This is an experimental structure of RNA from Homo sapiens, with 123 nucleotides shown. Rfam match: c-di-AMP riboswitch aptamer (ydaO/yuaA leader). Rfam describes the family as follows. This family represents a conserved RNA structure found upstream of the ydaO and yuaA genes in Bacillus subtilis and related genes in other bacteria. The ydaO/yuaA element is thought to act as a genetic 'off' switch for the ydaO and yuaA genes in its native state. It is believed that the element may be triggered during osmotic shock leading to activation of ydaO, a predicted amino acid transporter gene, and members of the yuaA-yubG operon which code for KtrA and KtrB K+ transporters. Rfam links the family to the GO terms cyclic-di-AMP binding and regulation of gene expression. On this family, see Barrick et al., Proc Natl Acad Sci U S A 2004: "New RNA motifs suggest an expanded scope for riboswitches in bacterial genetic control". The depositors describe the entry as "Structure of Human pir-miRNA-320b-2 Apical Loop and One-base-pair Stem Fused to the YdaO Riboswitch Scaffold". Lineage of the source: Eukaryota > Chordata > Gnathostomata > Catarrhini > Homo. It was solved by X-ray crystallography to 2.8 angstroms.
RNA sequence: GGUUGCCGAAUCCAAAGUUGGUACGGAGGAACCGCUUUUUGGGGUUAAUCUGCAGUGAAGCUGCAGUAGGGAUACCUUCUGUCCCGCACCCGACAGCUAACUCCGGAGGCAAUAAAGGAAGGA
Numbered sequence: 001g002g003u004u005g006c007c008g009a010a011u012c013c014a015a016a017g018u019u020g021g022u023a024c025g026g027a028g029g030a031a032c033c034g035c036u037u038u039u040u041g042g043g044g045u046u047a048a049u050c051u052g053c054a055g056u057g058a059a060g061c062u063g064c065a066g067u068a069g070g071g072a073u074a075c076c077u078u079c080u081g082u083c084c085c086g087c088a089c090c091c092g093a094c095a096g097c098u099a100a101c102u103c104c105g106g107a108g109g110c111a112a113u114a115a116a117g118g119a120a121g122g123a
Stems, first nucleotide, its partner, number of pairs: 004111004012021003024105005033096001039093001041094001042091004050066006069085005075122006
Other pairs, nucleotide, nucleotide, family: 001023cSS003005tHS008010tHS008107tHS009105tSS011022cWW023106tHS029100tHS030098tHS032097cWW041092tHS042095cWS046048tHS046087tHS047069cSS047085tWS049067cWW056057tHS056059tHS068086tHS081115tWS091095tWS
């Protein structure tokens, strides 16, 4: 942006006989600065990473207990307390930062008497 409300960048508009734009978002890319750690591969989106333990003798997966990090708490923000998430996908030998510039995304999923508690300041 949108919703009654919530996560998320992900909502609109014109068309429609094709797609073209859009709120909002991602990547690449100088100088300067930084790194010189380059199969021990490396990297990107995302909160979703990293630990010890077992099914393995390795990578991966599954299960526990955590955890970086993150979300809700119902008029708003913050604090407090409470309830939770801690997935997945991709690049393809390759990317630090990064002005000009270049290339893209603009999906999905859920909530119902409640801790939709309390407090401060707002509205």